[PDB]
Overview: Shown are 721 nucleotides from a PDB entry: RNA (23S rRNA, nucleotides 1274 to 1994) from Deinococcus radiodurans. NCBI's taxonomy places the organism under Bacteria, Thermotogati, Deinococcota, Deinococcales, Deinococcus. Released in 2001, the model rests on X-ray diffraction data to a resolution of 3.1 A. Schlunzen et al. published it in Nature in 2001: "Structural basis for the interaction of antibiotics with the peptidyl transferase centre in eubacteria". Protein in the same entry: Ribosomal Protein L4, Ribosomal Protein L22 and Ribosomal Protein L32. Keywords: Ribosome, 50S, 23S, 5S, Antibiotics, Clindamycin, Peptidyl transferase center. An Rfam search finds the family "Bacterial large subunit ribosomal RNA" in it. The family has 102 seed sequences and 51,934 matches in Rfam 15.1.
Context: one part of a larger RNA
RNA sequence: CAUGAGUAACGAUAAAAGAAGUGAGAAUCUUCUUCGCCGUAAGGACAAGGGUUCCUGGGGAAGGGUCGUCCGCCCAGGGAAAGUCGGGACCUAAGGUGAGGCCGAACGGCGCAGCCGAUGGACAGCAGGUCAAGAUUCCUGCACCGAUCAUGUGGAGUGAUGGAGGGACGCAUUACGCUAUCCAAUGCCAAGCUAUGGCUAUGCUGGUUGGUACGCUCAAGGGCGAUCGGGUCAGAAAAUCUACCGGUCACAUGCCUCAGACGUAUCGGGAGCUUCCUCGGAAGCGAAGUUGGAAACGCGACGGUGCCAAGAAAAGCUUCUAAACGUUGAAACAUGAUUGCCCGUACCGCAAACCGACACAGGUGUCCGAGUGUCAAUGCACUAAGGCGCGCGAGAGAACCCUCGUUAAGGAACUUUGCAAUCUCACCCCGUAACUUCGGAAGAAGGGGUCCCCACGCUUCGCGUGGGGCGCAGUGAAUAGGCCCAGGCGACUGUUUACCAAAAUCACAGCACUCUGCCAACACGAACAGUGGACGUAUAGGGUGUGACGCCUGCCCGGUGCCGGAAGGUCAAGUGGAGCGGUGCAAGCUGCGAAAUGAAGCCCCGGUGAACGGCGGCCGUAACUAUAACGGUCCUAAGGUAGCGAAAUUCCUUGUCGGGUAAGUUCCGACCUGCACGAAAGGCGUAACGAUCUGGGCGCUGUCUCAACGAGGGACUCGGU
Repeated sequence: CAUGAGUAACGAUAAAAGAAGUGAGAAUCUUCUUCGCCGUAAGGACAAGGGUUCCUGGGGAAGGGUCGUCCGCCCAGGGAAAGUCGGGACCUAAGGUGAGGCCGAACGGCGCAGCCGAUGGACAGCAGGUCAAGAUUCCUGCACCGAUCAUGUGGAGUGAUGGAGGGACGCAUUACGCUAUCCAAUGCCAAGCUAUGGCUAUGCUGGUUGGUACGCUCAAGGGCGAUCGGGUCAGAAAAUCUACCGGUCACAUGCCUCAGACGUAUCGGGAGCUUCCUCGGAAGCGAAGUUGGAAACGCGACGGUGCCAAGAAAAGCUUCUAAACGUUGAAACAUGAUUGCCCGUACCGCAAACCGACACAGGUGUCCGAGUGUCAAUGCACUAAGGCGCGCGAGAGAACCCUCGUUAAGGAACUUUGCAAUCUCACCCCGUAACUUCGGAAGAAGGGGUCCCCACGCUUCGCGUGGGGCGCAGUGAAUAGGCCCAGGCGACUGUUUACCAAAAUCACAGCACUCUGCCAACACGAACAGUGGACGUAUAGGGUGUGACGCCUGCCCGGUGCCGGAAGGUCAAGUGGAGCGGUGCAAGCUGCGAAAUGAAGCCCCGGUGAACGGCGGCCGUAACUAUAACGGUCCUAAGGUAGCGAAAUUCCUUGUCGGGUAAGUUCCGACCUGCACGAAAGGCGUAACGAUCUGGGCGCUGUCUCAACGAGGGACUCGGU
C1' cells in the first nucleotide's frame, strides 16, 4: 500500500427547544428561560490507587470514534501551611526477622530473647470565615495537652520491676431517657404582592439556634467502701499493692449526668440595604429562634437478659518496692513565659483523571444518605439539596432486527418440554386436604374486603358496627407467589466445572471398619533441625466406606490383603573347616569354590468380609410368545434370605393388562420370565426440601391455528469522522 466502502459503526431507548453572547468558522463552549432524568442514586465524604489532572491566563496542530474560538487535551504561572486529624518519635497480633544456638554438600533451612510489622490498642479543642484554586492546619474567638524556666503553696520526698486494676471488648435480642434529624400545628420574624373565577386573609414563600462559661433549675441510667490480723503457703524473695483465709459499720443512703430550659457571651442567620461596573463582586449592617409530635445499631454506658462453637497481645495508665539522689524543702498543685519536630497536603475517588489497550452499559472497601404516600423499610412512584441530559446530528419513519402495548372466536391444538409470555402477584378477615420424625405440608386450595364523606365509642396517625356518595374499576399509578396431584433421585441449608454441564455431583450430620501410647500413628522437609497433629492425648487424633431418620445389613474367604501362629523348607552380607590352583622355594598370593552356621520376607497354617471381590459356563425342560421341576455336577469357597423388580439398574419392547386420554413408544399401578435386581460400591421406605428430572390437571395466556395494528431503538435518505 491494489478489495471490502463510504459501507458498518460513531459505546444503553434519562429526547431537549429558543434566545443572547463569543468568533475566521460552532446543533454540540459561555449566559438566560423552560423542559426531561436519578434522587440510598448518574448526591455528598473517606480509603486504595492515579498523580497535577486543581485553579488562573492563553493555545488549539494531535487526543476527545462529528464540531469546537471547548476539556480532566497542549503551554506558562500559581496553588495545596496542622503542637492537638492520619502515621512516626509509643504497643502488639498473623507473619517476617533474628548475635548466641539447632541443622544443611554450596547458596541455605529453622529458630530463643529482642526487633520489624495493622486492618487492633493508646493518645491533646471546638465553632465560624475565607484567594479564582486551602484548611479540626490560614485568620478570628475561646480551649487543651507534653516539656523547660521563675515565683508561691505545700512546707513535704522520688521510684525499674513483680503485682493489681490496665487495654481484653463473643454473639443474639432488648427496657427507660435524650439527641442527630424530620414533620406539623400555618405561633414568631421578614419580603412582597396577590389579576387569572375566587382569597385578601390565621393567604403564600423562606427562616424558625450552633460552640464556650458559671449559674443550690428539670431529668432517664450505672461502680460500689474501708480497716485489721494471720498464712504450710517457691506471685522467687523485700513490697503501707496484690492473690489466699477470717471478721468487722456495711448503704436502705449517696456520687452522676447524657440531655432540655435559663442566663451572659462569640459565631452563624432568610432577606433587605449600599457601593465601581450601575452584569461581577464585595466590606459593613442585620429578625425570630414557640408548642406539640416522630425518632438512629448515635448518645446516657464496662446497661439488662439469654445462649452457644463460650470468645487477641502489649504499651501508656493507677499503684506499691529492692536498688537508687538523698531526706527545712522534692514530688505534686497554681499563675506566667518559653515552646512543640518528620511525612501525610490540593484534585478524581462506584470516577471518561483507579483496574479493564480507548472520555467501554463492567469491577472497586467504608460512611452520611432528606420529603410525601404506602403495615413497615437503606422496597416502590413522584420530588429536596445536588448532579446530569450520557460528544454525532437531522430527516423519511419500507422490508428486515430488537424492546414493548393492546387484540376478535378458540385456548394449547405450538413444541423436544406450555421453553417464552400472560395469569397470580400486597395487607386484613373467613377458611385450609393427604401425610407425618407433629415441626410441617399452609401465605395449601378457595372466598371476600380493602374507595371517599358524615355521626358515635376506643381514640393523637388510624380503627370498629352503621348511613350516604361518586366510577367500568377503589393495594384503584408503581413495587408485587400462578396453583395442584403423582413419581424418580438425593434426605433438607449449603457446594462445584472462576465465559457450554450446579445436577440424583460434592460436602453433610449419624454410623461402620481400622490405626495410634507418644519426642503416637500420620504429614512438610537436603534436617539424628524445626513444625503440624497439640500446648490434645483416646466417647483423642489420623485414614477409610457409607451417608438424616426408620425396619435393617444374608451366603462364601479359593485367591488377594492384613492380623496371629510359626516344629518343619529355600535364600543375603558376614564368622567360617578340609580340599583344588599359580609363582625356583619358606614368606606371601589366590580366579574357581565351599559342610554346618545366618534376619526380614516367600512357601506353610488358621481366622477376619459396612477390607479386595464373587453370589452360575453350559445344559435334557412340552413351558400358550418368555421363566422354568430337579439334576449328576467344569473352577470351585458360593451361585443369594428380607426387600425391590420393563427399575435413570431389561436387548427382543411401543412386555403385557389396566389406569388416564376422542388416540399416547412417555407416565402412574400390580405381574414378571430382573440379556446385565440387591444388603452396602447400601436394599427397601419416608414427611419435608431441592433454580433437580418426568407425567397429568385446574386457571390464564398468541406459544400455536393465518396473525394484525400501533410505539420506540436501528435499517433507509442528507451532512461530518